[PDB]
Context: one part of a larger RNA
C1' cells in the first nucleotide's frame, strides 16, 4: 500500500495484521521472601461505601473530580480435585473492570405529541306542514239545532343535520438524581356508575376490556438505534404474601415499626439479528384542493293519476352516499351464549352499483363521410374516477461522498487543516584587519579581565538596492480542550 | 479570575508577492 | 363470656389490686458497738434531781457502693364519712 | 358545723423502680512518675538502614548476598547546555553516665620600623613578605585576597577511654463500658506474688559523688521558773507509743475511722586529702536497710 476495529458512507488519525487494541495477573530467570530484570494475552457492568480537594469569606450540607476498597457478575489464569486420558466440570486463590476524535451526512427506527372513526346520549334547528288538532268572528240551512268558514294560536310521534356531552376521576406510593416543584411512565387502592343479570317494578347481583385504531407521505426530539432472549448481568423497586429481629409488657400472641425472602414494572448493560452517506429520478405511494353532489343512486314521508287494496307509475322533499352496498358460506382472527355465522374484521361467491377496456348492435349528435360520442348486450377487469398543487420511497446506472477557500460568476481543478488559539524568535550567500556581543567551555579566590568553540553586529562585494503592507515557510514556548441526564427553577 | 514570567545558543526556513523610492 | 377499674403505640389474651371508701401518723438495709445522749417500760428515788436493770433508737465502724429527689408498693395503729327511699311541685310549723 | 386532739414502746415492712449526682473497678490510650538514703544527670534500643544463612557475643560486632534510601568513580546516551540511563564504590540505626580532652576555620588588630644606601632594589633583626584591580609622574596611596604574627572565640565542642543496658513499681486524668479479693493479711516497702492469717516468688533502676578536721544554721530530744543558756545529737522506711480531729439537744469523749509527729539541717560554709573496692564490724536502734568509717 492493503486488510481488521473505533453504529454506517466518506475525509482524516487512532489502533492493531487475516484467531487482526492495549495493559495487569499469568509466563520465564534469579531470590528464603520481599521484590529485581525481562514478559505476551482477555474483558458488560451495574452498586454501595471511606477518603482528598473543590466551587465559597468562615461554617454548614449537597453535589463535582480524583483515588482506593468492596458485593455480584464478566473476562483471564494459577493451584487441587474427582470425571476421562484429553472433553471438560468443580472448589478455592489472584489481576482487571478499561481504548478507538473530529468533522458533514445517516432514522418509514423509536418515543412524546397531535388528528379520525366508532357506541351512547342531551340539546338546537329543519322537514312530515302551517299538516292533525285548539280556539273559532261571519255567514248559510233550520226554527228555536247543524252546520263548523275565514282568521287568530299550533303539535307529538317519526325522520334528518349540525353542535355539544359522555366513554372515567381522585389520593397514595415509586421510577425518570441533584433538591424542589411540575409533567409524563408504572402500580395500588377508593370513587361514580353506562351496561348487562334477576325482577310489572322498587330494589338488588356483577361492574371502567364503560369500544378504539393507523401514520414513509404531520410536529418535534432523539446521532447511534431498534428488536430479540434456556445461557442474558447488576440495581431501584408498588404491592401481596413468607420469614426474622425491634420496640411494648409480668409474660405471649397480633396489629403499627425494621430488613430480608419473592417480582408487577422501571434504569444501565450483555448475546443475537437487522438498518444506517448524497444527487439524477425508474418504481410504489399519500394527503391536501378542484370538477361537486353537475350528472346518478337512495331516502322519512309526500303530489297526482292508474289498478285494486295487495300496490304500482309518478313529483317534491329535510337530507344522505365522493365507493360503497345487500343476502348468502363462513377461510381466518376477536366477542359473548345455555347454543345457533348468532355478532364485529376480511374470505370469496351472487347481484347491484363505480371506474373501464374488448367485441357485437341498433339509433342519435357532431355541416356531411369516415372516425368519435352516448345507450343496448357479451366478457374481462376495476375500488371511486379524473385533474392541479404538494410530498414519501427512492431499482439498474452514473458522478458525487469531510470543513473552509478560492477569480466578474460559474463549473472542473487546486490548496490548507483533521480540536482551535496567541505568541516570541527568525526567513539572501561568501568573506571578514580591528572594535563590541549572545552562548558554551576554559583560565579567574570575586569584581574585573584573558584564552578556545559554535555564531551575531558592523563592513566588503554579490542578490540591484532601500522602505511599507500583505502573502507564505521554520523552529519553540503556552493556552483554552471537555459538555451532557423529562422539563422549568435552583445553592445547600 | 486575571493578566503577570517564558519563546536560551546553534541548527532549520521564500534569495517569495504587490505598491512607492 | 359472666363484679368495679387498670394496665403499653394500638387491640386481643393475661396480670394486678378492691369488695362501702376517705384520710392521716409512724416507719419500710443487716450485725456491731468506748463513751455521750435520748425513747418506753420496771425499780430505787419523801418532790425536784439523779442512779440502777430491760426493750431499743440517734450516732460511729463495716457492710449493701453510697448520696439526695420523685413516683411505686408493703406493715402497724389511728381516725372521719357510711346510711338515702314514698303519686308528683312546693314547703317548716 | 368545724377544724382542733391523737396515730404510746417493741413487733412487723422492697436491701423495691426511676432520674440526678458523688465514689471506686476493669479495660484502652494519653501524660507522670521510681517502692532499700541525699544530690546531680539519665532510663532509649535489642546483633543493627532493611530482611536472611553462618560465626562470635561480658552490648548488640563480622562475612556474604538479596533489596531500600543517599552519594558517586566511571560507561553509554544527550548538535552545547540543562539532561536521561545504568552503575564500579561508599555512607546507612544506638540512648545515658563519669572521666579525659582537640584542633581547623572563622572575628578583631598588624603587614611596621631600624641599619647600610642620592631613590630604588638589595642586605639583617619585626612576621618581614607577595597578589589581582584602581587611582598615582613615582615611592606610594585605597579596594579585595593570598601567606603569616599576637589574642580572645572555637570549647569543656568534636573525637577519645572506661561505666551502664537503667521510665520499673505503680500515680493521675479522658472516654467507655459497668459497680465492691473497689476487702485483707504480710514485708522494711510496693506487687500482678499469697488469701483468713501465715508462709511463697519478684521488684524498689543506670552511673558518678555524698572523704576528714573546724565552724555556722535549722531540728529533735534531755536539762533549765520564764529570758539568758548547758548537755547528746541528726540518713531512710516501718513499728510500740504518743497527739491532735471527729457525735449523737451545749460542751467533753473517741470503740473505732482519720490525720500529724514517732521516724531529729548524712544540710550548709572553710581548710584539706583522694583508692587499691581485705570484707567482717560500726553506722545502729524496736526492727530491717543505705551513706560514710576501718579492716
Nucleotide at each position: 500500500a492493503u486488510g481488521g476495529c473505533c453504529g454506517c458512507c466518506u475525509a482524516u488519525g487512532g489502533u492493531c495484521g487475516u484467531c487482526a487494541a492495549a495493559u495487569a495477573a499469568a509466563c520465564u530467570a534469579c531470590g528464603a521472601a520481599a521484590g529485581u530484570a525481562g514478559g505476551a494475552u482477555a474483558a458488560a457492568g451495574u452498586g454501595g461505601a471511606a477518603u482528598a480537594g473543590u466551587a465559597a469569606g468562615g461554617u454548614u450540607u449537597a453535589g463535582c473530580u480524583a483515588u482506593u476498597c468492596u458485593g455480584c457478575g464478566g473476562u483471564u489464569u494459577c493451584a487441587u480435585c474427582u470425571u476421562g486420558u484429553a472433553a471438560a466440570g468443580a472448589u478455592g486463590g489472584a489481576g482487571c473492570u478499561u481504548g478507538a476524535g473530529u468533522a458533514g451526512g445517516c432514522a418509514a427506527g423509536u418515543g412524546a405529541g397531535a388528528u379520525a372513526u366508532c357506541a351512547a346520549u342531551u340539546u338546537u334547528u329543519c322537514u312530515u306542514a302551517g299538516u292533525a288538532u285548539g280556539u273559532g268572528a261571519g255567514g248559510g240551512u233550520a226554527a228555536c239545532a247543524c252546520u263548523u268558514u275565514a282568521g287568530c294560536a299550533g303539535a307529538g310521534g317519526a325522520g334528518a343535520a349540525a353542535a355539544g356531552u359522555u366513554g372515567a376521576c381522585u389520593g397514595g406510593g415509586u421510577c425518570u438524581u441533584u433538591g424542589c416543584a411540575g409533567a409524563g411512565a408504572u402500580u395500588c387502592a377508593g370513587u361514580u356508575g353506562a351496561g348487562u343479570u334477576c325482577g310489572g317494578a322498587a330494589g338488588a347481583g356483577c361492574a371502567a376490556u364503560a369500544a378504539g385504531a393507523a401514520u414513509a407521505a404531520c410536529u418535534c426530539a432523539u446521532a447511534g438505534a431498534a428488536u430479540u432472549c434456556a445461557a442474558u448481568g447488576c440495581g431501584a423497586g408498588a404491592g401481596g404474601u413468607a420469614g426474622g429481629g425491634a420496640a411494648c409488657u409480668a409474660a405471649u400472641c397480633c396489629c403499627u415499626c425494621c430488613c430480608u425472602a419473592u417480582a408487577a414494572u422501571c434504569g444501565c448493560g450483555g448475546u443475537a439479528u437487522u438498518c444506517a452517506a448524497u444527487a439524477u429520478g425508474a418504481u410504489a405511494g399519500u394527503u391536501u384542493a378542484c370538477u361537486u353532489a353537475a350528472c346518478a343512486u337512495c331516502a322519512a314521508a309526500u303530489u297526482g293519476g292508474g289498478g285494486a287494496a295487495a300496490c304500482c307509475c309518478u313529483u317534491u322533499a329535510a337530507g344522505a352516499u365522493a365507493a360503497g352496498a345487500u343476502a348468502g358460506u363462513g377461510u381466518a382472527c376477536g366477542g359473548g351464549u345455555g347454543g345457533u355465522g348468532c355478532c364485529g374484521u376480511u374470505a370469496u361467491u351472487a347481484u347491484c352499483c363505480u371506474u373501464u377496456g374488448a367485441u357485437a348492435g341498433a339509433g342519435u349528435g357532431u355541416a356531411c363521410c369516415a372516425g368519435c360520442a352516448c345507450c343496448u348486450a357479451u366478457c374481462g377487469a376495476u375500488g371511486a374516477a379524473g385533474u392541479a398543487a404538494a410530498c414519501u420511497u427512492g431499482g439498474a446506472a452514473u458522478a458525487u461522498g469531510g470543513u473552509g477557500g478560492u477569480a466578474g460568476g460559474g463549473a472542473u481543478a487546486c490548496c490548507a487543516c483533521a480540536u482551535c488559539g496567541g505568541g516570541u524568535a527568525g526567513u539572501u550567500a561568501a568573506g571578514u584587519a580591528u572594535u563590541c556581543u549572545g552562548u558554551c567551555g576554559u583560565u579567574c579566590a570575586a569584581a574585573a579581565g584573558g584564552c578556545g568553540g559554535c555564531g551575531g553586529a558592523g563592513c566588503u562585494u554579490g542578490u540591484g538596492a532601500u522602505a511599507g503592507a500583505c502573502c507564505g515557510c521554520u523552529a519553540c514556548c503556552u493556552g483554552a480542550a471537555a459538555c451532557c441526564a423529562c422539563u422549568g427553577c435552583a445553592a445547600a | 479570575a486575571a493578566a503577570a514570567u517564558a519563546a536560551g545558543a546553534a541548527a532549520a526556513a521564500g534569495u517569495g508577492u504587490c505598491u512607492a523610492u | 363470656u359472666g363484679g368495679u377499674g387498670g394496665u403499653a403505640g394500638g387491640g386481643a389474651u393475661a396480670c394486678c389490686a378492691c369488695a362501702u371508701c376517705g384520710g392521716g401518723u409512724a416507719g419500710u438495709u443487716a450485725a456491731g458497738u468506748a463513751u455521750u445522749c435520748u425513747g418506753u417500760c420496771g425499780u430505787u428515788c419523801a418532790a425536784a434531781a439523779g442512779g440502777c436493770g430491760g426493750c431499743g433508737g440517734a450516732g460511729c465502724u463495716u457492710g449493701u457502693g453510697a448520696u439526695a429527689g420523685a413516683c411505686c408498693g408493703c406493715u402497724a395503729c389511728c381516725u372521719g364519712a357510711a346510711a338515702c327511699c314514698a303519686c308528683u311541685g312546693c314547703a317548716a310549723a | 358545723a368545724a377544724a382542733a386532739u391523737a396515730a404510746g414502746a417493741a413487733a412487723a415492712a422492697g436491701u423495691g423502680u426511676c432520674u440526678a449526682u458523688c465514689a471506686g473497678u476493669u479495660u484502652u490510650g494519653a501524660c507522670c512518675g521510681a517502692a532499700a538514703g541525699g544530690u546531680g544527670u539519665c532510663u532509649a534500643c535489642a546483633u543493627a538502614g532493611u530482611a536472611a544463612u553462618g560465626a562470635g557475643u561480658u552490648g548488640u560486632u563480622c562475612a556474604u548476598u538479596g533489596c531500600c534510601a543517599c552519594a558517586a568513580a566511571c560507561a553509554c546516551u544527550c548538535u552545547c547546555a540543562a539532561g536521561g540511563u545504568g552503575a564500579a564504590u561508599g555512607u546507612g540505626a544506638u540512648u545515658c553516665u563519669u572521666u579525659c580532652g582537640a584542633a581547623a576555620g572563622g572575628u578583631u588588630u598588624c603587614u611596621a620600623a631600624c641599619a647600610c644606601c642620592g631613590c630604588a632594589a638589595g642586605u639583617g633583626u619585626g612576621a618581614a613578605u607577595c597578589u589581582g584591580c584602581u587611582c598615582g609622574g613615582c615611592a606610594g596611596g585605597g579596594u579585595a585576597g593570598a601567606a603569616g604574627a599576637a589574642a580572645a572565640u572555637a570549647a569543656g565542642u568534636a573525637a577519645g577511654a572506661a561505666g551502664a543496658g537503667a521510665g520499673u513499681a505503680g500515680g493521675u486524668u479522658a472516654a467507655a463500658a459497668c459497680u465492691c479479693a473497689a476487702a485483707g493479711a504480710g514485708u522494711g516497702g510496693u506487687u500482678c506474688a499469697c488469701u483468713u492469717a501465715a508462709a511463697u516468688a519478684a521488684c524498689c533502676g543506670a552511673c558518678a559523688u555524698u572523704g576528714g578536721u573546724u565552724g555556722u544554721u535549722a531540728c529533735a530530744u534531755c536539762u533549765c521558773a520564764a529570758a539568758a543558756g548547758g548537755a547528746u545529737g541528726u540518713g531512710g522506711a516501718a513499728a510500740c507509743a504518743a497527739a491532735g480531729g471527729g457525735a449523737a439537744u451545749a460542751g467533753a469523749u473517741a470503740a473505732u475511722c482519720c490525720u500529724u509527729u514517732u521516724a531529729a539541717a548524712g544540710a550548709c560554709a572553710a581548710c584539706u586529702a583522694c583508692a587499691a573496692u581485705a570484707u567482717g564490724g560500726u553506722g545502729u536502734a524496736u526492727u530491717c536497710u543505705c551513706a560514710g568509717c576501718c579492716u
Solved structure of RNA (Env38-Golld RNA, nucleotides 3 to 559; Env38-Golld RNA, nucleotides 402 to 833) from uncultured Caudovirales phage, 901 nucleotides shown. The sample was in a buffer at pH 7.5. Primary citation: Zhang et al., Nat.Struct.Mol.Biol. (2025), "Structural insights into higher-order natural RNA-only multimers". The structure was determined by electron microscopy at 2.93 A resolution and released in 2025. Keywords: Natural RNA nanocages; large RNA; cryo-EM; Golld RNA, RNA. It holds a match to the Rfam family "Giant, ornate, lake- and Lactobacillales-derived (GOLLD) RNA". The depositors describe the entry as "Composite map of Env38-Golld RNA". The source organism's lineage runs through Viruses, Uroviricota, Peduoviridae, Maltschvirus and Maltschvirus maltsch.